The PDB entry is titled "Cryo-EM structure of a type II-D CRISPR-Cas9 in complex with single-guided RNA and double-stranded DNA". Solved structure of RNA (sgRNA (156-MER)) from Nitrospirae bacterium RBG_13_39_12, together with DNA, 212 nucleotides shown. Protein in the same entry: HNH nuclease domain-containing protein. The entry is indexed under Complex, CRISPR, HYDROLASE. The structure was determined by cryo-electron microscopy at 2.86 A resolution and released in 2025. The entry also models zinc ions. Lineage of the source: Bacteria > Pseudomonadati > Nitrospirota.
Context: bound to proteins that are not shown
RNA sequence: GGUUAUAACUGAUAUAUGGGGUUACAGUUAAGGCUCUUUGAAAAAAGAGCCUUAAUUGUAAAACGCCUAUACGGUGAGGGUAUGUACGUUUGGGUUUGUCCAGCCUAAACCUCUACGCCAGAAAUGGCACCUUCAUUGUGGGUUAGGACAA
DNA sequence: TAGAGGATCCCCCCATATATCAGTTATAACCGAATT
DNA sequence: AATTCCCA
DNA sequence: TATAT
DNA sequence: CGGGATCCTCTA
Repeated sequence: GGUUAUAACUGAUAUAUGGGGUUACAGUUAAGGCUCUUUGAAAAAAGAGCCUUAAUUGUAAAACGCCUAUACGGUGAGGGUAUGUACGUUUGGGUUUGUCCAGCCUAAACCUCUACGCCAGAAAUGGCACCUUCAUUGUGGGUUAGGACAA
């Protein structure tokens, strides 16, 4: 010096949420204005309607589009669950265009690599979750606010 | 009355978990090639 | 065969 | 002690 | 920020 390993240190990419804030609509409240009716000699006050500006409550929207209905969920009944299943492997697809990629999502076929979470016993593993089948009942689901090249 | 020049204007925030790599510092292990 | 690890 | 702003 | 926007000021 290189590689790797154990600590730590910042840096920046996905993932799943908790809020604040913004906008649309519909109610309520306060204050300030504009009209009408009416009390009223008048002053003035009350009632009704509208607007503006705040406070408050509920619901809803948050990129365009593309793809998917051969799709995507709820409920009920079976089966499969490290011998299995995908966040993995191989070949593809959607986003995706003038062309290519990133990042997410996903299909078919497979366990070489990789990963495999919660809630419960006194050894016997039970539920949940996941995967799958079927019936019934709904209209849903993925991606999109990044980087190149070319016109 | 029309177009440029010249002011100033305009953009969303906080945090909580769960993973990962890419650099640096230190120590230690070797490996390796150059250098003495 | 022992030491350096671009000078610095 | 320089590099980075 | 980049890619605009309005407002006020000059100019034919």